[PDB]
Context: one part of a larger RNA, bound to proteins that are not shown
Molecule: Bacterial large subunit ribosomal RNA, nucleotides 1 to 535
Organism: Deinococcus radiodurans R1
Parts: sequence; C1' cells; structure tokens
RNA sequence: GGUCAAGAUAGUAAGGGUCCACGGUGGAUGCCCUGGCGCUGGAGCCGAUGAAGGACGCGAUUACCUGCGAAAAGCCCCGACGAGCUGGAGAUACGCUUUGACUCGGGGAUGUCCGAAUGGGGAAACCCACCUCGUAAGAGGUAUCCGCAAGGAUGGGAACUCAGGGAACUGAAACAUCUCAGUACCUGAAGGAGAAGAAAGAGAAUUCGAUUCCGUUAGUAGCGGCGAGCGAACCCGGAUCAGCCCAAACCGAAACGCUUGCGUUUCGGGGUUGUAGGACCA
RNA sequence: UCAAGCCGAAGUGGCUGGAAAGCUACACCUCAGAAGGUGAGAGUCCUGUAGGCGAACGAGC
RNA sequence: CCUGAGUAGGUCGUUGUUCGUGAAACGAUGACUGAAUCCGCGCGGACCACCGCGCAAGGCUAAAUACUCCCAGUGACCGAUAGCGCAUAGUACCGUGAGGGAAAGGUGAAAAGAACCCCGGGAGGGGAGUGAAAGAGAACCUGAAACCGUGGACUU
Repeated sequence: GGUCAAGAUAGUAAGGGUCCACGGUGGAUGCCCUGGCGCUGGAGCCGAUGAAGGACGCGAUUACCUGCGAAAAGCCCCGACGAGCUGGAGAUACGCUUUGACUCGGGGAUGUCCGAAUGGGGAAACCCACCUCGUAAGAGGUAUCCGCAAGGAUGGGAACUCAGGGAACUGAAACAUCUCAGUACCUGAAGGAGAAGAAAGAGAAUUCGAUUCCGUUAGUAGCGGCGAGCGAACCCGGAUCAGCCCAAACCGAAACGCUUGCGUUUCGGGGUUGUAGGACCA
Repeated sequence: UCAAGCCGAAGUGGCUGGAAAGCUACACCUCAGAAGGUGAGAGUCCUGUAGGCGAACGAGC
Repeated sequence: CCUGAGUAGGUCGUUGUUCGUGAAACGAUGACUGAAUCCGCGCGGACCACCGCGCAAGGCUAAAUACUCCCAGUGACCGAUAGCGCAUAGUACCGUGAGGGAAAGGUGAAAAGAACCCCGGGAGGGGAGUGAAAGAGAACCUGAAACCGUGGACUU
C1' cells in the first nucleotide's frame, strides 16, 4: 500500500461582506461671461396736432422677439461712413447696391382699432349713427369744464415734494394718558423738482436782517402715569445768496348815484415803508 | 461746448507647438504700455489709446 | 388826510413747535362776538409798568435741497442655489379675483458640425474620416457624493 476502527481536518456559494479596478448615474467643484448689484456723476416730464400701456396686422416661406404701421422689418430731405446689405434667425430662393446702398446721427410724412377716449353705446381693442366735401372710393367735424375770443384743462409718471384724512401691532416686561407716529396707508395738486421765502421775526448784544440745506451747539434746555421715553432753538461754521411787484390817501375821467364845482368799481398817472415810508402845500 | 464721425508712431528672423501673442537673437514707437480681439500670455496684427480735426439741420443760462 | 378788518383781540372746544393744562404766553382754526390808527398797533411765555424788537390781516420770486424709471463711469461687488424674480420671464405655472411665481447657461480655434460602410423600423451604437483633442459629436468643459452595476483578491 488493501479492509475495518477511532480521531482530526479541507474545499463548495444561493446569496453576502471589506478592499481594488472599470463604468452609469447625478451635476457639486475650478475656470469663463453673453447677466446683475451698489455708489458717484449726469439727465429728467409725456398727453386733445392722441400720451402711458395695449389689441389686430405688415413680411416669397414667419409660431416667438424686434421694428413698422394699410403709403406698413417701412416712405422722403440733409449730413456722416465707403462696400457691402437682404432684423434676431442660424434656412433656401428672389434681389438691392460705387449716378452712394447698409448702418449711424437730424428732421420731415404716413401712422388701422382700444385706451383720458371725447359723435352715441359697450362686456377695452368691438357695435350703431348724424353733419358738411359731395362723383365715388376716401377725407374732416360731432364729450365735458373755463372763458366772447383765441386758447387752456381732463389722463399718465419708479422714487422725491406739498396738502386733506389718518392706523395697529409694539414699548411701557400688564395697561387706558404716553409711545409706536403724523410712521404705514388712502386720497388731491405739481414739477424736474417741490416746498418755503424778503420779519406785526429770532432774540437779550439797544445784535441780527429773506427762504432752504449741512456741521455744531446737544441729548444742553426742556417735555414725560416726571415712567418707557420724547427732544428743541439762538450764537457760531459752511453750500447758495437777487429781492421784486400791487391795494390806499391825490390828479384825468366815464357810467351812474343822490337838491345843486360830489363818489360805489373800472382804466392810465403817481405809490410802495418802522434809522416809518407815502401823499399836498415849500 | 457736447452730438454722427474722420486722422492716428512703432518689429522681423530662429525655437516649442496644432496654433504664437510664449521663449529667444537682434531692433523700433511712445503727448500712444487704458482696454478688448485675434488658434496661448502682443506697446509695435486688428480695433483702439494719447493728440488733432469735425458738418447743411442738432440740443445747451 | 393815507398804509390791506367781519380781522387783530376775546369766551367756549382744540391743537403745533420740548408744550400731555401745567403758572401756559404765542400761533392755529369750528361756534358766538368783535377794536385802534402814527401822541396808533403786535410781541418780549400768566399779568403789570418801564425798556427794547417789529408794522399783520394782498401777491410773485432762481439758486443751494430731495429722488433715480433712464444714461455713462467705477468697484479689497456677485459669477449660474451667488447676483435683479429673470444670463431674461413678470413667461411657464397657481388663483374667479386682487395677486403669487420658477428652474436657467458652456462643442470647438473655426462647423471643419461626422461623406461613406456596418448591426438595428428606430433609437442607440461600432468603424472611417474632420480636428491639435471625437480621452471634444451635438443628453457635446470639467464631471465630486449619495445611489445602481460589471470584474478580481480575501472571505462567509
């Protein structure tokens, strides 16, 4: 070496786990900008000759955007540029241009319907009329308020201004006065600003000399259930600095008012103040 | 004065690279080296910038 | 002889400036009243005298001041969840309405944007080419993590 006995001990992965490698997912990360934010500085009104914002429509082909308007991705005049152009739009075809295109600045001319909408109606963008032109297609007018009459006004505008009204949360460790606050908000008027403004003032030196704004005086004064809290002004320093006009005493009326060279509101003259000005008489 | 706008000085060869504006050897202009574009980082490629001109009509003490 | 009266002033209700009845002046107006003229009128924070400031009841008036729909310039501002809501859109979407209200992006130098061949109706893909790169190809810069897989070590 073969059989029996007793004992010990591998490997297998259905599916799993940790690690590695290669992807998928997804859209973090870096980089970029075709897009924003803020400050400073400019510029600042549109509209009845039609606004702001729209509705239809215009293109060889056009759903969206732009631009434009039935004269409609546009028409005319001037100037600039000097070869491209034919919008985004990327696409074909059709073509325009060096007797000047495009594009850019400046004016003109068209400009449908709605809209303050305003001929009348109406549920915006649609219905229905009238009057003159008068050939017709087509054009113009037809609201209200102020005024003789020109000619104004209506509506819109981000924030800013002034004005008529005017909160409450909240704080007060509750909550009434108080505050939050003349805040927010609504409404009116208006402009590129507005407001305010040319001392019957501040004020305490017998000073100041329009209004607005900044610094400061100053959290001083003061107000306050003397509580929470609320809070000046003058002086002084800068920014900017312009004050101008009418009523009224008086002449000339003129129209009208009365018992007789006079006085109610209209026009020219003249007259604009406080260290009073101004008349009317030197 | 500002509007549309015009004029505006000056760089080439080699190297790496796909590409030149990078590197490199010599230069040039500058009253202009602000900036942006160009195959990547360009004073001298472009457009510009400094400077200068600039209108019939155009706004603005 | 003139110089802004139904007003200055007052009583009653109230109010503004720091002013909440406080000693409460002054302005400011609702109601009722109602002066003076230049030897005159208002104020000086109850009120009085004195002493000072000033002339009301008629108006206009640039600039310095505020804002920023819009334009330029600039930035120890942002750089795609940031920054306006929007790299565009007050659209899509939500609401009868007043009104609310988004995501955003990236070939490449230049489109040279992949002729042609292969598998497939496609879609998608593999070759070839173009290109510097196709480790760029239009679900086109990078391409992190979760999460889904394929393969291999060690293991259960």